[PDB]
Molecule: Aptamer 11F7t (36-MER)
RNA sequence: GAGAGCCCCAGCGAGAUAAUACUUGGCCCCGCUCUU
Numbered sequence: 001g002a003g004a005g006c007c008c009c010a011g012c013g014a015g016a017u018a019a020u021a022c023u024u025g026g027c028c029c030c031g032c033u034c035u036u
Base pairs, nucleotide, nucleotide: 001036002035003034004033005032006031011027012026013024014023015022
C1' cells in the first nucleotide's frame, strides 16, 4: 500500500421523534486492529 474485522458516523440516504450530540448505517470524507 492492499484486503478484512470491529469502532465512529452533528454530512448525503433511510427511519423515529420531544429536531436532533436522536435511531439506522446503504453511500462520500475519516479511525483503530488483524492479515500480508